About this RNA: An RNA, together with DNA: 92 nucleotides with solved positions. Keywords: rna polymerase II, capping, TRANSCRIPTION. Garg et al. published it in Mol.Cell in 2023: "Structural insights into human co-transcriptional capping". Released in 2023, the model rests on electron microscopy data to a resolution of 3.6 A. The depositors describe the entry as "Structural insights into human co-transcriptional capping - structure 4". Among the 15 different proteins in the entry, which are not shown, are DNA-directed RNA polymerase II subunit RPB3, DNA-directed RNA polymerase II subunit F and DNA-directed RNA polymerase II subunit RPB9. The sample was in a buffer at pH 7.4.

Context: bound to proteins that are not shown
DNA sequence: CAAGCTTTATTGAGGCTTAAGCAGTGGGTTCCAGGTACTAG
DNA sequence: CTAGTACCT
DNA sequence: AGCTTAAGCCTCAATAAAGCTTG
């Protein structure tokens, strides 16, 4: 400066699967 | 009274329940507030 | 009367 | 599904005080 580019986007549970 | 026997706590030594641990790394699904209360349309 | 949503557990 | 191991809790046998006991 007309904005500043901001992206941070929960978590617990269970299940399956990989080596 | 006292060395020994008997009782009596007594005190250390064998038998029973209870936590607490139990290999690593990714991908999908589901569920986390319900029940009353109080008001407006 | 019933619904919508705001407060209590 | 089971394990294991300590760890707290339950009972049992010598043992010294406490008091008789007769020598």
């Nucleotide at each position: 400066a007309c904005c500043g580019g901001a992206g941070a986007g929960g978590g617990a549970a269970c299940c399956c699967a990989c080596u």